Solved structure of RNA (16S rRNA, nucleotides 871 to 1482) from Thermococcus kodakarensis, 597 nucleotides shown. The organism belongs to Thermococcus, within Archaea. An Rfam search finds the family "Archaeal small subunit ribosomal RNA" in it. The family has 86 seed sequences and 709 matches in Rfam 15.1. Primary citation: Sas-Chen et al., Nature (2020), "Dynamic RNA acetylation revealed by quantitative cross-evolutionary mapping". Among the 58 different proteins in the entry, which are not shown, are 30S ribosomal protein S24e, Predicted zinc-ribbon RNA-binding protein involved in translation and 30S ribosomal protein S3Ae. Released in 2020, the model rests on cryo-electron microscopy data to a resolution of 2.95 angstroms. It comes from the structure "Cryo-EM Structure of T. kodakarensis 70S ribosome". The reconstruction used 53,737 particles. The entry is indexed under T. kodakarensis, ac4C, Ribosome, cryo-EM.
[PDB]
Context: one part of a larger RNA, bound to proteins that are not shown
C1' cells in the first nucleotide's frame, strides 16, 4: 500500500435481475474439438476471454506429415 | 577441368545412371 | 580440411511490434 | 475497460514505509461540476475533435431527372381518356460543395440565492438529437518466432532447395456452433406485384438461336 | 437442348453498359390432423461443367428409394425502436465448390422509463493470521522410513562409606630353652608357649552412586508425494478465547 | 478456567474476560 469479506454505507451493467419478446438442450445432417485408428492421420488456442478461431471453404501447389528419386558448398587454402 | 548433347537399357517417368560417341578450355 | 547460403527446425518463460481482458 | 482512473511541483503531517491534495455535503455517463476544507496550482486520460442520417438556403445542371410546352406513331367502350418516340428543358427526384439550424435559450416549481434536475410551452429534432471512430499511467510470465524483423542451441549434405503418388476427408463414441424439420399462424400447381448495398479485362456479357 | 449446360456477339475501362423483374406478401384450385400431398437424410442408372489431373476427394440436372422426427427434464443463452423475430441480395475467400465472415435492404412489435434479490464491477469506511493476496493460508488423528529419550516382570556389572566374623605381620610385656661375652652382678642374639596393640587381606549384610541389558507398550522430533474430516485467520458461515 | 462426552481436529455446560464485528 493493496487484494477478499457468506462486513457496512452509497453508485452502476439486457455479455445482470425485474416485465416481457423469441430460443438452443431431444431428431437427422454441415462444420470444428477432444478421443480411438494408421504410413501418416503435420502442428497452435481450453471457463468468461479455446471449439464455422490462426481470415484455416486443403484435389496438385499451399505443406510444415507419410513412400521414393533428384539436385544445392559463396569467399578463403594443399 | 568444372560443366552439355541423338538413340537406346535401369527406372513411377527421366544424358539422374551407365553402353556408344562428341560437345565445352 | 574450414567458413557460410538457407531453415513453415526448438525457445512466445530470451526479445521487439501486433492483437485480446 | 469507453471502467473513471494515473501522476507532477512547491509546501505541511510523520523517525520512517507513506499520506495530504485524489476527502465531506449535492450533481453529472464521467477525478463532469458548484460549495467547505493544510493545501495551491498543472499535466495525461473524459470531454473537446473526426465520419455519416435526419430539416432549410445558395450555386451546379451530365453519363442523372421528365411535370409544362412543341410536332410525329399506336390502341380503345358510350368520344372522352390512355401510352411510346423526338426536339426541348432542371421545374419535381438525384448526386456534391459551402452555409444555417437546438443553446435547458424562454417559461413555474426544489434544491442553497449556485451547480443541476422535473414539469409544461414553443419547436423537421429535444435535453452530451441518433449511430460509429479514436480508447490513457499499467498490469495479465495472457496469443503469435508457422505473418515479416530478430538473440543462443540444432540441421549444414541434411532437418537446406525441386519433382512425382499418397494424407490432413481416416470413425464403436463425448462436446460447441448452426442449417433443416417435426403442419393449417401449412405442403403443391397457376398467375399478380415491389429492393439496396456493392462489384466487372480474356471480366461483365444483353440480343437471337 | 426437357433440365444442367452449348455455339454467335451488342455494349461497358464504371451516374452511360451488365452482374439485376429477389424473396417473405396477395388472388385462385386440390389436400383436411394424417409418419400424411408433413419431412426430406441414404442409395442406384443416366446426363454434364471448371481444371495438366475429379477412384481416393469436387460442385450441378432428371428419374427412382423414402431414414429418424408427433414441440423437447434439470438447466441455459441472445435482445429496449425502425431495435428483436421473421424474408431473401450483394461481397471476402474463388480455376470450379458458401449451411461461414464483414455489409445491405424489405416487414415490422411487446414490455419497463425501475431495482440491488441473483451474476459482477467502481469509491468511502471497518477486520484480516493474505501479498504466486480465498483456487488464500492452515489444524489434529491414521499408514509408511529415521532419530533421540522415558516406562516396564526384572536381570546384571562396578566405585565407595559403615556393622560383624576370622585374622597375615610388626611393637610391647609375663616365662622357659639353647648360643655366646663377662670379673662376681648380669648383659645380648634367637626359638616354644601364652597376654595386649596396629591391622592387612578375605568373607558376609547394610546404605549411597555410576553403566550395560529387556517381552511389551508411551509419547516427542524430521521427512518430496498418501487416507478421513475443515477446527482457527472475515460475524471464517454457531464470534474467539 | 472448571467439569462432563467424542473416530480426529473439535462438541456442550456453569463463571469470566474483549485481544469482539454491525446497528
Nucleotide at each position: 500500500u493493496g487484494g477478499c469479506g457468506g462486513g457496512g454505507g452509497a453508485g452502476c451493467a439486457c455479455u445482470a435481475c425485474a416485465a416481457g419478446g423469441g430460443g438452443u438442450g431431444g431428431a437427422g445432417c454441415g462444420u470444428g474439438c477432444g478421443g480411438u485408428u494408421u504410413a501418416a492421420u503435420u502442428g497452435g488456442a481450453u471457463u468468461c476471454a479455446a471449439c464455422g478461431c490462426c481470415g484455416g471453404g486443403a484435389a496438385c501447389c499451399u505443406c510444415a506429415c507419410c513412400g521414393g528419386g533428384g539436385g544445392c558448398g559463396a569467399c578463403g587454402g594443399c | 577441368a568444372a560443366g552439355g548433347c541423338c538413340a537406346g537399357g535401369c527406372u513411377g517417368a527421366a544424358g539422374g545412371u551407365c553402353u556408344u560417341g562428341c560437345c565445352g578450355g | 580440411c574450414g567458413a557460410g547460403a538457407g531453415g513453415a527446425g526448438g525457445u512466445g518463460c530470451a526479445u521487439g511490434g501486433c492483437c485480446g481482458c | 475497460g469507453u471502467c473513471a482512473g494515473c501522476u507532477c511541483g512547491u509546501a505541511c503531517c510523520g523517525u520512517g514505509a507513506g499520506g495530504c491534495g485524489u476527502c465531506c455535503a449535492c450533481u453529472u455517463a464521467a477525478g463532469u461540476g458548484u460549495g467547505g476544507u493544510a493545501a495551491c496550482g498543472a499535466g495525461c486520460g473524459a470531454g473537446a475533435c473526426c465520419c455519416g442520417c435526419g430539416c432549410c438556403c445558395c450555386c451546379a445542371g451530365u453519363u442523372g431527372c421528365c411535370a409544362g410546352u412543341c410536332c410525329u406513331c399506336c390502341c380503345c367502350g358510350c368520344u372522352g381518356g390512355g401510352g411510346a418516340g423526338g426536339a426541348g428543358g432542371c421545374a419535381c427526384u438525384c448526386u456534391g460543395g459551402g452555409g444555417g439550424g437546438a443553446c435547458c435559450g424562454c417559461c413555474g416549481g426544489c434544491g442553497a440565492u449556485a451547480a443541476g434536475c422535473c414539469g409544461g410551452a414553443g419547436g423537421a429534432a429535444g435535453g452530451a438529437g441518433c449511430g460509429g471512430g479514436c480508447g490513457a499511467c499499467g498490469g495479465u510470465a495472457g496469443g503469435u518466432c508457422a505473418g515479416u524483423a530478430u538473440g543462443c542451441c540444432c540441421c549444414g549434405a541434411a532437418a537446406c532447395c525441386c519433382c512425382c503418388g499418397g494424407g490432413c476427408u481416416a470413425c464403436a463414441c463425448g462436446c460447441g456452433c448452426g442449417c433443416u424439420a417435426c403442419a393449417a399462424u401449412g405442403g403443391g400447381c397457376g398467375g399478380g406485384a415491389c429492393a439496396a448495398u456493392g462489384g466487372g479485362a480474356u471480366c461483365c456479357g444483353a440480343c437471337c438461336c | 437442348g426437357a433440365a444442367a449446360g452449348g455455339g454467335g456477339a451488342a455494349g461497358g475501362g464504371a451516374a452511360u453498359c451488365c452482374c439485376c423483374u429477389a424473396a417473405a406478401c396477395c388472388c385462385g384450385c386440390c389436400c383436411u390432423c394424417a409418419g400424411u400431398u408433413c419431412g426430406g437424410a441414404u442409395c442406384g442408372c443416366g446426363g454434364g461443367c471448371u481444371g495438366c489431373a475429379a477412384c481416393u476427394c469436387g460442385c450441378c440436372c432428371g428419374c427412382g428409394u423414402g431414414a429418424a422426427g408427433c414441440u423437447g427434464g434439470a438447466a441455459u443463452c441472445c435482445c429496449u425502436a425502425g431495435u428483436a423475430c421473421c424474408c431473401g441480395c450483394g461481397u471476402g475467400u474463388c480455376a470450379u465448390c458458401a449451411u461461414c465472415g464483414c455489409g445491405c435492404g424489405g416487414c415490422g412489435a411487446a414490455u419497463a422509463c425501475g431495482u440491488c434479490c441473483c451474476u459482477g464491477c467502481u469509491c468511502c469506511u471497518u477486520g484480516c493470521a493474505c501479498a504466486c493476496a480465498c483456487c488464500g493460508c492452515c489444524c489434529g488423528u491414521c499408514a509408511c522410513u529415521c532419530c533421540a529419550c522415558c516406562c516396564g516382570a526384572g536381570c546384571g556389572g562396578g566405585g565407595u562409606c559403615c556393622g560383624g566374623g576370622u585374622g597375615a605381620g610388626g611393637c610391647c610385656u609375663g616365662g622357659u630353652c639353647u648360643c655366646c661375652c663377662u670379673u662376681c652382678g648380669g648383659g645380648g642374639a634367637g626359638g616354644c608357649c601364652g597376654g595386649g596393640u596396629c591391622g592387612a587381606g578375605c568373607c558376609u549384610g547394610g546404605g549411597c552412586u555410576c553403566c550395560g541389558u529387556g517381552a511389551g507398550g508411551g509419547g516427542g522430533g524430521a521427512g518430496a508425494a498418501g487416507u478421513c474430516g475443515u477446527a482457527a485467520c472475515a460475524a471464517g458461515g454457531u464470534a474467539g478465547c | 478456567g472448571u467439569a462432563g462426552g467424542g473416530g480426529a481436529a473439535c462438541c456442550u455446560a456453569c463463571g469470566g474476560c474483549u485481544c469482539g464485528a454491525u446497528c